[PDB]
Context: one part of a larger RNA, bound to proteins that are not shown
RNA sequence: UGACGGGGGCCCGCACAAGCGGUGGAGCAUGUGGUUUAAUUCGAUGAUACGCGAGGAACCUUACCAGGGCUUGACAUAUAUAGGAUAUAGUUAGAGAUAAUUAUUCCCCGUUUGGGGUCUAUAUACAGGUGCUGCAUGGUUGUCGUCAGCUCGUGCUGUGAGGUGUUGGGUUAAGUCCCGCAACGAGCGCAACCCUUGUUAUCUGUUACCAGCAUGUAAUGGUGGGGACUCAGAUAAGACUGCCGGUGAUAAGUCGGAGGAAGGUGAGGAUGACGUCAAAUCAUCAUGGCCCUUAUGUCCUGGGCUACACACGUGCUACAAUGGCCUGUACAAAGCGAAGCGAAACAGUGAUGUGAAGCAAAACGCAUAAAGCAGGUCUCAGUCCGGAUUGAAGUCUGAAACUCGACUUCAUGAAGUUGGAAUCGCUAGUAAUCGUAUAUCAGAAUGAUACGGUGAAUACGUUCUCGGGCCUUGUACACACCGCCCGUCACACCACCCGAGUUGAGGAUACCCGAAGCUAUUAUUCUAACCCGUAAGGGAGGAAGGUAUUUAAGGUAUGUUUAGUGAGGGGGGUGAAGUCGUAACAAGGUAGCCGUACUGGAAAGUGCGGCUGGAUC
Numbered sequence: 001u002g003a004c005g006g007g008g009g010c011c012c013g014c015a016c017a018a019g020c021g022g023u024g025g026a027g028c029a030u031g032u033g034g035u036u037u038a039a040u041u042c043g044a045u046g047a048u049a050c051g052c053g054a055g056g057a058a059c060c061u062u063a064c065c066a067g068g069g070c071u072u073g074a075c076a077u078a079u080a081u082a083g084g085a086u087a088u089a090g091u092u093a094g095a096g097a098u099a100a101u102u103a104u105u106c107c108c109c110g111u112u113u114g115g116g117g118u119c120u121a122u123a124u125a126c127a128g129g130u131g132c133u134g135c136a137u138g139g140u141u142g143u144c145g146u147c148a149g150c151u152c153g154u155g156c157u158g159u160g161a162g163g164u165g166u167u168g169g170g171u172u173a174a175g176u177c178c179c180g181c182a183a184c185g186a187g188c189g190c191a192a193c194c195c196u197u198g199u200u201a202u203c204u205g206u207u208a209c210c211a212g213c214a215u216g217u218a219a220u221g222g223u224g225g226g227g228a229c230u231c232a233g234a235u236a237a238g239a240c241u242g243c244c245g246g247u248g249a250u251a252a253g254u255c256g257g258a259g260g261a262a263g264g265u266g267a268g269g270a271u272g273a274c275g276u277c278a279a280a281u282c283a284u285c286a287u288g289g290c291c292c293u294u295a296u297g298u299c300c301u302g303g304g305c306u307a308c309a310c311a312c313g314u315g316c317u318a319c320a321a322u323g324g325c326c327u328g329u330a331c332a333a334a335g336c337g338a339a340g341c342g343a344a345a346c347a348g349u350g351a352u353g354u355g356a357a358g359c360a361a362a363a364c365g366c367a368u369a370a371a372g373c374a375g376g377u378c379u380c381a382g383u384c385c386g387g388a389u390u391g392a393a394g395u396c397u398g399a400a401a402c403u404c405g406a407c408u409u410c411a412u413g414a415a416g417u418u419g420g421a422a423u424c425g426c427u428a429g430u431a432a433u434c435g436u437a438u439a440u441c442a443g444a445a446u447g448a449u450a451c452g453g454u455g456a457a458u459a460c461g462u463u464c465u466c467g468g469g470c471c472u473u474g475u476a477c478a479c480a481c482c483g484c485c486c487g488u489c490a491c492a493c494c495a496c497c498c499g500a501g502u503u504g505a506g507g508a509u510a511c512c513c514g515a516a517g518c519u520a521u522u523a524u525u526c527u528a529a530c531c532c533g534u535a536a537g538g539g540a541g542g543a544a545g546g547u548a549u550u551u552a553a554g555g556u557a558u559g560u561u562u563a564g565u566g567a568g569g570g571g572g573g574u575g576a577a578g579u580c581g582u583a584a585c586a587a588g589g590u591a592g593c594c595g596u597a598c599u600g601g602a603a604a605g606u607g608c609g610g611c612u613g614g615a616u617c
Stems, first nucleotide, its partner, number of pairs: 001478002003475003007472007015462002019426005026317008034308002042053002064303007073126001077125002080122001083119001089102005107117003128292002131290003137286002139281003142277001144275001149188006155164003168179003194269004199237007209226002213224003240263001243257005319419001323378007335366003340359002345354003385416001390411007432454007481588001483585001486581002489578001491575004496570003501565005508558005519548004525543002527540001530538002591612009
Other pairs, nucleotide, nucleotide, family: 002480tSS004586tWS007587cHS014018cWW015465cWS016464cWS017427cWH018458cSS019457cSS024421tHS025318cWW025416cSS026415cSS029051tHS034309tWS036040tWW038065cSS039303tSS040307tWS041283tWW042054tWW044049cSS055448tWS056444tWS057061cWS058442tWH062305cWW063304tWS068096tWS071294tHS071295tWH072125tWH073074cHS075127tWS076126tWS079123cWW081082cWH081121cWW087104cWW094095tHS094096tHS096300cSS102103cWH106118cWW108117cWW110114tHS125126tWS127293tHS127295tWW133282tWW134138cWH136282tWH136287tWS137287cWS139284cHS143276cWW145272tSS145273cWH145274cWH148189tWS149175cHS149273tSS152166cHH153165tHS154165cHS155182tWS158160tHS169249cWS171176cWW172174tHS174190cSS175189tWS205206cHS205208tWS205227tHS206207cSS206362cWH208227cWH209228tHS209229cWS210221tHS212225cWS213221tWH221224cWH231362cWS238261tWS238262tWS239260tWS241243cHS242258cWW242264cWH248252tHS258264cWH259263tWH260262tHS263264cWS282287tWS315446cSS319382cWS319416tSS320383tWH331370tWH332452cSS333436tWS333451cSS334367cWW338360tHS341365tSS342357tHS344355tHS348350tHS349409tWS350408cSS351394tSS358364cSS359361cSS361364tHS369435cSS371453tWS377384tHS382383cHS386413tWS386415tHS387414tHS388413tHS389412cWW390412cWW397401tWH397442cSS425431cSS427458tWW428457tHH428458tHH429430cHS429455tWS430456tWH431455tHS439447cWW440445tWW441443tHS445447cHS461463cHS474586cSS476584tWS484584cWW485583tWS487602cSS488579cWW495571cWW499567tHS500566tHS506560cWS513553tWW514552tHS515551tHS516551tWS523545tHS524544cWH532536cWW541542cHS580601tWS581602tWS586589cWH
C1' cells in the first nucleotide's frame, strides 16, 4: 500500500422483515454425470456449466461407429499439354458414391485457319484437417457490477515503499453538488445528448378512418360519399426543482403546494470505468508452434448423437369446486406470406382433403384469440379430477419417417390427496394466470424471442440474515481468512546425550625387585714406577671381589585425564503434504504475555501476582 476480522462508525441491495406464487414429492419434456455398448462425437463444470454452444440430431446436419470408393484429391491460384466442360435424358451393375456408358462438341468475339480465354485430361507448385495447445494469441463474451469508483499532469510532502488531490462537515441513485482544507486542474466513469411510450399544434387523408348523409337484406365502410375523429409519420412545442411555502450554513440540498397529460431520473430499453478470475471459446473466423499427407483428408450406405439398476439441474401438466364437462355469445395487440399466404364452400366426429378468389400485402390470407359472460350438469367420490402408459384405425411432410416426427379418432385411465430438510422469483400494469405471433424449419417446441387480455397483496422498519460501498482500527495474511500456523502419536534417515558395562591411549603417587655406571665403604685376593732395601716388605686399600646409597626397565596396588564401543532410553533436525485436535496471528472467537504451582492424549487449561508490548467504549 492492499486484503481480511464471530473490530468500530456511517449507508445500500426482494438481503432481511411484511406479502403473493413456486422448486425439492408425482407424469412427461429437457440437460449433465455415472454405466454399458461397434460407437453412444465434443465443448461448457461454484456463484459466472447443466431447456448451455443447439434460432430445430429421421437422411444431410455430424466432428463418432461398422462398411464400401476417390489421392493434385470434394475445392482453389499459377505454371505447359490438346480438344470440350458436364451437359440433358436414360441404360449396365450398384445401397449409393461410383465407373463403363450412350446425345454431342474447342466454343464464343473474327469472314475461318493463327489468334483472346476456356475447361477437360495430364505433370506439378500445391491443396486439405471440427487433430493437439484458450497456460503462445487476436477477436468476441461472462462475472464482480450500471457497483461508483479508477487514474493522470504540475505542485507540495516522506531518506524511502508512498501520501495529499480522492482523508472534513452536509447531501444525493451516484467521486451528484456546496463550503472549507498544499493543493491547483484534468481524463475514463455518474448524469445529460439517443431510441419507445405519455399531451398538444401544423402538414396528408389510401390500401386507413366514419361522425352527419343517403344506402348493400346480409356478414364488411360493404357502395356512392366526407377530413370531422381515431390513426399512421414527418416537422415542432412541452417538465428544466421552472415557480410558491417551510426547513437548511445567504448554501448544496430537502418536505409539501400550484399549474399541468407528464415533478423531481415520468416508465422501460440502449449505454457496462481502471482491472480481477492464466474465467469461456483453436468447435464461427483469424492465428504461432506441433502433428497426418491414398492419412487424422474426402464421396456415399446404414447405425449413432434418442443407448440404463441410477444421482442432480431447468420446464410443462396436474393432484381438483375461485373447478371439470356441454351449449350460446363478447372484447385484442404485435407479427408473417413468393414456391409462399392460401380464402368462400363442400366432404369428413376429427386430424385434414378437393378447389382457387385475393395478395410481394396498414389492399387479401394466416385469424370467428383464450380466460370472460349467459344457462344446463357434476357433489368431495382417486371423482365427468388427473391424461401418463399401451392397443386399433387414420392425417400431413418429404425419396424415405422401424430404431427416431407431429397431429386426430376410439378404447385403455397409472402415479398423484398441495409435497420433509432445503431453496427460488417478484415493489405495479409488477407478480399470478389465459391465449397469440416469430426465429430455426420440407416436416417437428412445454425451450427461446416478442405481443396483448384479466389483474392483485405487502413494504411498520435495518433489530437480525446474506452481499456490497466509505472512514477508522488491529494483523504473524501478500497465491492475500478458500490466509497463516501449533504440539503429541506413526515410519525412515542423520548427528548428539544418558546408559549396567566394555576396548584403548596418556600421565601421577606409593611400594617390591633391581641391570650397567658413578658415588660411599671394606672380611679376603692379586699387584712394574714411590719409601726402605736387593737378603720383600711397607705405603699405594692401588686393581678385581664383597657390601651400601641413588636409579632405568619390569612387577603390584589405588585414584586420575582422554578417545572408541555398548542392549536400551531421551530429546533435536530433515524427509510426511500420514493420524488427532485448532493453541497463537482480528476482541483468533475465553485479550495476550511474564514468573511460579498443580493437572491433562496433544497443542494446553486453571490458581496467585505482574505488564500493555490491549480492540471497543
This is an experimental structure of RNA (16S ribosomal RNA, nucleotides 913 to 1529) from Borreliella burgdorferi B31, with 617 nucleotides shown. The 2023 paper behind the entry is "The structure of a hibernating ribosome in a Lyme disease pathogen". The sample was in a buffer at pH 7.5. Among the 54 different proteins in the entry, which are not shown, are 50S ribosomal protein L36, 50S ribosomal protein L31 type B and 30S ribosomal protein bS22. The PDB entry is titled "The structure of a hibernating ribosome in the Lyme disease pathogen". The structure was determined by electron microscopy at 2.86 angstroms resolution and released in 2023. It holds a match to the Rfam family "Bacterial small subunit ribosomal RNA". The family is grouped with related families in Rfam's "SSU clan". The literature on the family includes a 2001 paper in Science by Yusupov et al., "Crystal structure of the ribosome at 5.5 A resolution".